An RNA structure from Schizosaccharomyces pombe, in which 710 nucleotides are resolved. The reconstruction used 19,000 particles.
Context: one part of a larger RNA, bound to proteins that are not shown
C1' cells in the first nucleotide's frame, strides 16, 4: 500500500480546568 | 492544591524459609559390629 | 574351563550399635521474611487481650504518622490522529 | 434469503366519542343524581350561585302469566 | 337459628404456656322463613 | 330469594364493543354530468 | 364504450410503517376437551389483591415398610 | 435386577 | 424416616398450545440408508471463554470496576503460558496431528 | 466410519512349536547308489510329454524322482546323507506403528509457517496460561428483615 | 420535607406480556417581590460541569424582543425507516 467508519488502553500533538 | 517516598497497621492475597510434633514394617533403607547360610554376572587363586 | 573368600568381594538369616536417622504423610491457637491490590466507614458505645486496679494502653466494631517536590508542573477532562486487541448493515418478513 | 434505505431539514401514525365491564380516590349514605328547566348573577354573566314538579337507579322477590310477595 | 372454627377483647393460674370467656367479618357444617 | 339492607354520582386508570377508529394501500359499483 | 366531479376516509381475511429513557417482574412454546366451521375450551406456565396452620404442609430427592413380577 | 405402593 | 423449605388457598387477567437437536427402547425394513412412534432433555428468550472459521460440541449463565484463582481449552512461533522432566513407537517420491 | 477384504523381504513387542559342542542355520566338500530303460504310453520318454501304483537290496542317506536339459540321452541342482565350522537359529500366530487397499478438471492448505529421539503418536509427573465462572473488598440498583416521636 | 433517617443481607439475562418511577413538547390556572435592548428566543463552538440514561446547565461567538423554574390543569406532544409526504441537495 487492494477501505472507511468505530469500540477499549495509552503516548504523541493540540486545548480546558481545578 | 497536585504527585511522589517510607514506616507502623487492618482486609484480601500470592511467593520462598526456618524450627518442632504425630503417625507407616513405631517407615523401608543404610552405616557400624557378632553369628549362620548361600552362591555368582567366579575374585585372588587352579 | 572348573572352583566357594582366598590376594576382590556378593547375596540370604538373626544378633547387636537402637531407645537409629531419612523419606513420606499429617499437625503446631510455632516462627523469619519478600510481592500486589483495597484504605470504604467517621463524637461515644460494644468484643476482647496487656495493664494498674483512678491509670490507661492495645494489631480489639475499615488509614494513620513523618517527610519531600511542583505551581511557568503533574494529575485529571475534551478533540485530533497513532499503535495493540476486537468489532459481518440497520429495520423488517 | 426476500423486501425497504441516495443525502438533509420539516411533517408523519392507537385519537375523540356513546354504550357496557373491573378497578382505585372524591360527596353523600337508604338513599342518591342541581346544569330539561326556573331563578340569579352589574366587576368576563356562555362561568359562578341557588331551587319547584318529576324522573333514573337502588330501597323485593318469584311465575310463563294471572295473582302473590319473605 | 343454632353448632364448628375464627379476627379482636376480656380473663385468668401466675409469667407464660395452657385455661377461661367473648366471639366481627367469612367458611362451613348441621337449622329454619319467602 | 328474607334473616337486621348498600347503593347513587362524579373524576381517573385498564379492558372491550361501535363509531372513519393506530397510519396508507386492492380488483368494482351507484348517482349525475362532459365529450365522442 | 371513454373522460369528470360525487357516494367515498366504499370494501384488509392480508402488505408496509408506528416516534422518548431507565427499573421491577417475566412466560407457554403442551396436555384438556368441546369441534360441521373456524375455533372455543378447562388445566399447566406468569402475575395481582383478600382469608387460614407456624405446619411434619410440601418436595421433578431418597429412604423405611412392602406386595407382586 | 426393576416395578407400583404406603410409612 | 433422611434433606431442605414457611406451606397455603378460594377469586381474575393476561400472553401461549410452535418446532430444531440429541438418548432410551422400538416395530417394520437394506448392497447401504431408513421407516415409525413413546421418552428424555436442552435450544427457543442467553452474553461470555474454548473448539483456526460456526445454530444445535467442551465449559459458563451478564449489575459496574480493583485484585487474586479457576474451568474447557493449551504453552514451537503468529499467541498469553516449558523449544519441560520421564519412558516408548515411526521414515511415509503428496507421512501424521 | 466409506471403500475394510487383505497385501508387504517394512519395524518393535510378544504368544504358540522346533532342533543345537551327539555340531543348531547357513557356507562351501563328496556321496546323492543298484533290482530299473518298473509297467502301458512313442518317430523319439532312460525321474522329469504323458496313464494308476510308484515295490523292493544296500545303508546315515539316494524320491519309478524336485527342477533344469536332450529327439532321446547325457550331466547338475533339490530331498537324503558325510567332511571342515564354532551357537544360536528355524517354522507358524497376536499387537502398535508404517507401505497400498482409487479419483480424475483451475492454486490450496494439520489454520498457517513449519515440524521427525518432535512443535507426531502414547502414557506418567510436574510447573504455568485466563472466562462476564469462583472467592475479598467497592459503588449502583431492587427486594427482604430490625429499628426510628428523636428529627 | 414521617413520602423522611438508619442498621442488615440477598440478588442483578430476558422475547411475548404484566409493573412502577422519570425526562422532553405547544397552551391554561397559579407562583416567583423571576430574566431581558447593559441583549428574550433561536442559532453554532477542538470551551467547561451535571445525570446509568433520557436530558440539563454553563463559556464565547452570532443574534434582536421576548422568556422561564416551580405547583398543577390540557393536547394535534417526541421518528431512520413507512417504494412515506413536501422542499432542497
Nucleotide at each position: 500500500g487492494g477501505a472507511a467508519g468505530c469500540a477499549u488502553u495509552g503516548g504523541a500533538a493540540a486545548u480546558c480546568a481545578g | 492544591g497536585u504527585c511522589a517516598g517510607c514506616a507502623u497497621c487492618a482486609g484480601u492475597u500470592u511467593u520462598c524459609g526456618g524450627g518442632g510434633g504425630c503417625g507407616g514394617a513405631a517407615a523401608a533403607a543404610g552405616a557400624a559390629u557378632a553369628a549362620g547360610g548361600g552362591a555368582a554376572g567366579g575374585u585372588g587363586g587352579c | 574351563u572348573g572352583u566357594u573368600u582366598a590376594u576382590a568381594g556378593c547375596c540370604c538369616u538373626u544378633g547387636u550399635u537402637g531407645u537409629a536417622a531419612u523419606a513420606c504423610g499429617u499437625c503446631c491457637a510455632c516462627u523469619g521474611g519478600g510481592g500486589a491490590c483495597u484504605g470504604a466507614g467517621g463524637a461515644c458505645u460494644g468484643c476482647g487481650g496487656c495493664u494498674u486496679c483512678g491509670u490507661g494502653c492495645c494489631a480489639a466494631g475499615g488509614a494513620u504518622g513523618c517527610u519531600g517536590a511542583c505551581a511557568u508542573a503533574a494529575u485529571g477532562g475534551u478533540u485530533u490522529u497513532c499503535a495493540a486487541u476486537g468489532g459481518c448493515c440497520c429495520g423488517u418478513c | 434469503c426476500a423486501c425497504g434505505g441516495a443525502c438533509c431539514a420539516a411533517g408523519g401514525a392507537g385519537u375523540c366519542u356513546a354504550g357496557c365491564a373491573u378497578c382505585u380516590a372524591u360527596g353523600c349514605g337508604a338513599g342518591u343524581g342541581u346544569u330539561u328547566g326556573g331563578g340569579u348573577g352589574a366587576u368576563g354573566a356562555a362561568a359562578a350561585c341557588c331551587c319547584a314538579u318529576c324522573c333514573g337507579c337502588g330501597a323485593a322477590a318469584u311465575g310463563a302469566a294471572a295473582g302473590u310477595g319473605a | 337459628g343454632g353448632u364448628g372454627g375464627g379476627a379482636a377483647c376480656g380473663c385468668c393460674c401466675u409469667u407464660g404456656u395452657g385455661g377461661c370467656g367473648u366471639g366481627c367479618a367469612c367458611c362451613a357444617u348441621c337449622g329454619a322463613c319467602c | 330469594g328474607u334473616a337486621a339492607g348498600a347503593g347513587c354520582a362524579u373524576a381517573g386508570c385498564u379492558g372491550u364493543u361501535g363509531g372513519g377508529a393506530c397510519c396508507c394501500g386492492a380488483a368494482a359499483g351507484a348517482u349525475g354530468g362532459u365529450g365522442a | 364504450a371513454a373522460c369528470c366531479a360525487u357516494c367515498u376516509a366504499g370494501u384488509a381475511g392480508c402488505u408496509g410503517g408506528u416516534u422518548c429513557c431507565u427499573g421491577c417482574c417475566g412466560a407457554a412454546g403442551u396436555u384438556u376437551c368441546c369441534c360441521u366451521c373456524a375455533g372455543g375450551a378447562u388445566a399447566g406456565c406468569a402475575g395481582a389483591a383478600a382469608c387460614u396452620c407456624a405446619g411434619a404442609u410440601c418436595a421433578g430427592u431418597u429412604u423405611u415398610a412392602u406386595g407382586a413380577g | 435386577u426393576a416395578u407400583g405402593u404406603a410409612a | 424416616a433422611a434433606u431442605g423449605a414457611g406451606a397455603g388457598u378460594u377469586u381474575c387477567u393476561a400472553g401461549u398450545g410452535g418446532g430444531c437437536c440429541a438418548u432410551u427402547u422400538u416395530u417394520g425394513g437394506u448392497a447401504a440408508g431408513c421407516a415409525g412412534a413413546a421418552c428424555u432433555g436442552g435450544c427457543g428468550a442467553u452474553g461470555c471463554g474454548g473448539g483456526a472459521u460456526g445454530a444445535a460440541c467442551c465449559g459458563a449463565a451478564c449489575g459496574u470496576g480493583a485484585g487474586g484463582u479457576u474451568a474447557a481449552g493449551g504453552u514451537g512461533c503468529c499467541g498469553g503460558a516449558a523449544u519441560g522432566u520421564a519412558c516408548g513407537c515411526u521414515c511415509a517420491u503428496c507421512a501424521g496431528a | 466410519a466409506g471403500a475394510a477384504a487383505a497385501g508387504g523381504u517394512g519395524u518393535u513387542a510378544g504368544u504358540u512349536c522346533a532342533u543345537c559342542u551327539a555340531g543348531a542355520c547357513a557356507g562351501c566338500a563328496g556321496g546323492a547308489c543298484g533290482g530299473u530303460g518298473g509297467c502301458c504310453a512313442u518317430g523319439g520318454a532312460a525321474g522329469u510329454c504323458g496313464g494308476a501304483a510308484u515295490c523292493c537290496g544296500c545303508u546315515a542317506a539316494g524320491g519309478a524322482g524336485u527342477g533344469u536339459g536332450u529327439a532321446a540321452c547325457a550331466a547338475c541342482u533339490c530331498a537324503c546323507c558325510u567332511g571342515c565350522c564354532g551357537a544360536a537359529u528355524g517354522a507358524a500366530c497376536u499387537a502398535g506403528c508404517c507401505c497400498u487397499g482409487a479419483a480424475a478438471a483451475u492454486g490450496g492448505a494439520u489454520g498457517g509457517c513449519g515440524c521427525u529421539u518432535a512443535a507426531g503418536c502414547g502414557u506418567a509427573c510436574u510447573a504455568c496460561c485466563c472466562a462476564u465462572a469462583c472467592c475479598u473488598c467497592a459503588c449502583c440498583g431492587u427486594c427482604u428483615g430490625g429499628g426510628u416521636u428523636a428529627g | 420535607g414521617a413520602a423522611g433517617c438508619u442498621c442488615a443481607g440477598a440478588c442483578g439475562a430476558g422475547u411475548a406480556g404484566g409493573c412502577a418511577g422519570g425526562c422532553g413538547u405547544g397552551g391554561a390556572g397559579g407562583u416567583u417581590u423571576g430574566u431581558g435592548a447593559c441583549g428574550a428566543a433561536g442559532c453554532c463552538u477542538u470551551g467547561g460541569g451535571c445525570g446509568u440514561g433520557a436530558g440539563c446547565c454553563u463559556g464565547g461567538g452570532u443574534c434582536g424582543a421576548a422568556c422561564a423554574g416551580c405547583c398543577u390543569c390540557u393536547a394535534g406532544u417526541g421518528c431512520a425507516g413507512a417504494u412515506c409526504u413536501u422542499g432542497g441537495u

The structure was determined by electron microscopy at 3.4 A resolution and released in 2022. Among the 45 different proteins in the entry, which are not shown, are Uncharacterized RNA-binding protein C1827.05c, Ribosome assembly factor mrt4 and 60S ribosomal protein L14. Ugolini et al. published it in Mol.Cell in 2022: "Chromatin localization of nucleophosmin organizes ribosome biogenesis". Entry title: Fkbp39 associated 60S nascent ribosome State 3. An Rfam search finds the family "Eukaryotic large subunit ribosomal RNA" in it. The literature on the family includes a 2001 paper in Science by Yusupov et al., "Crystal structure of the ribosome at 5.5 A resolution". The family has 88 seed sequences and 107,465 matches in Rfam 15.1. Its Rfam clan is "LSU clan".